[PDB]
RNA sequence: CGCGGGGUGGAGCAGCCCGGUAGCUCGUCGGGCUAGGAACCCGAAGGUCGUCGGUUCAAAUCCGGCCCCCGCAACCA
Repeated sequence: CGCGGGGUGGAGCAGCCCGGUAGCUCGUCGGGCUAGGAACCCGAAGGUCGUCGGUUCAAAUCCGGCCCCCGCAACCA
RNA backbone atom coordinates (compact mmCIF):
# COMPACT_ATOMS: atom_id res chain seq x y z
C1' C A 1 0.00 0.00 0.00
C1' G A 2 -2.09 6.86 -2.67
C1' C A 3 -1.78 8.69 -7.78
C1' G A 4 0.19 7.70 -12.62
C1' G A 5 2.50 5.92 -17.10
C1' G A 6 4.61 1.70 -19.67
C1' G A 7 5.21 -4.62 -21.03
C1' U A 8 5.38 -6.00 -29.21
C1' G A 9 11.72 -10.87 -32.37
C1' G A 10 18.03 -11.84 -28.63
C1' A A 11 17.94 -5.72 -28.35
C1' G A 12 15.63 -0.79 -29.80
C1' C A 13 11.11 0.99 -32.09
C1' A A 14 6.05 0.64 -35.74
C1' G A 15 -1.51 -1.14 -34.12
C1' C A 16 -2.32 6.12 -30.53
C1' C A 17 -6.07 11.67 -36.82
C1' C A 18 -9.42 4.06 -32.39
C1' G A 19 -8.66 -2.24 -37.31
C1' G A 20 -3.77 -4.11 -43.35
C1' U A 21 -4.37 -10.88 -38.26
C1' A A 22 2.26 -7.90 -36.81
C1' G A 23 6.37 -4.26 -40.02
C1' C A 24 11.32 -1.31 -39.55
C1' U A 25 16.62 -1.06 -37.48
C1' C A 26 20.66 -3.38 -34.65
C1' G A 27 22.01 -8.34 -33.43
C1' U A 28 22.10 -13.69 -35.61
C1' C A 29 22.58 -17.03 -39.89
C1' G A 30 23.81 -18.15 -45.24
C1' G A 31 26.49 -16.65 -49.57
C1' G A 32 29.90 -13.28 -51.90
C1' C A 33 34.17 -9.74 -51.51
C1' U A 34 39.66 -10.43 -49.18
C1' A A 35 45.55 -14.56 -48.75
C1' G A 36 41.91 -15.49 -43.31
C1' G A 37 39.61 -11.07 -39.40
C1' A A 38 37.11 -6.61 -39.91
C1' A A 39 34.54 -2.81 -42.91
C1' C A 40 31.40 -3.65 -47.46
C1' C A 41 27.68 -6.17 -50.85
C1' C A 42 23.44 -9.67 -51.61
C1' G A 43 19.74 -12.67 -49.17
C1' A A 44 17.13 -15.45 -44.90
C1' A A 45 15.04 -16.57 -40.13
C1' G A 46 13.05 -14.68 -35.69
C1' G A 47 7.82 -12.49 -31.79
C1' U A 48 -0.45 -15.39 -32.80
C1' C A 49 2.25 -8.30 -29.18
C1' G A 50 3.17 -10.05 -20.19
C1' U A 51 -1.18 -13.52 -18.60
C1' C A 52 -6.66 -14.29 -17.79
C1' G A 53 -11.60 -12.86 -18.66
C1' G A 54 -15.16 -9.11 -21.91
C1' U A 55 -18.53 -6.39 -28.18
C1' U A 56 -18.54 -11.11 -31.62
C1' C A 57 -18.90 -5.16 -37.81
C1' A A 58 -10.76 -8.78 -39.35
C1' A A 59 -11.29 -7.09 -31.59
C1' A A 60 -6.60 -8.16 -28.14
C1' U A 61 -5.01 -2.20 -28.65
C1' C A 62 -10.24 0.73 -25.80
C1' C A 63 -12.67 -2.56 -20.83
C1' G A 64 -11.91 -5.24 -16.10
C1' G A 65 -8.29 -8.51 -12.91
C1' C A 66 -2.81 -10.55 -11.23
C1' C A 67 2.53 -10.08 -12.18
C1' C A 68 6.89 -6.95 -13.80
C1' C A 69 9.76 -1.94 -15.21
C1' C A 70 9.60 2.43 -13.06
C1' G A 71 8.11 7.49 -11.61
C1' C A 72 5.80 11.48 -8.09
C1' A A 73 3.50 12.20 -3.00
C1' A A 74 4.61 10.66 1.26
C1' C A 75 3.14 17.01 5.87
C1' C A 76 1.33 20.30 10.30
C1' A A 77 1.08 20.56 15.01